[PDB]
């Protein structure tokens, strides 16, 4: 980068 | 989003 | 509930 996994929940 | 609000 | 936030791990 793209893929699971798993916090958070400003904002909505 | 639920809810009068508090809260979920 | 819910990444525009983030940690892992794996790809290239």
């Nucleotide at each position: 980068u793209g893929c699971u996994g798993g916090c958070u929940a400003a904002g909505g | 989003c639920c809810g009068a609000a508090a809260g979920g | 509930c819910u990444a525009u936030g983030c940690c892992u791990g794996c790809u290239g």
An RNA: 32 nucleotides with solved positions. Entry title: RNA hairpin structure containing one TNA nucleotide as template. Bound small molecules: CYTIDINE-5'-MONOPHOSPHATE (C5P). Method: X-ray diffraction, resolution 2.95 angstroms. The entry became public in 2020. The work is reported in "Structural interpretation of the effects of threo-nucleotides on nonenzymatic template-directed polymerization" (Zhang et al., Nucleic Acids Res., 2021). Crystals were grown from: 0.2 M Lithium sulfate monohydrate, 0.1 M HEPES pH 7.5, 25% w/v Polyethylene glycol 3,350. Keywords: RNA.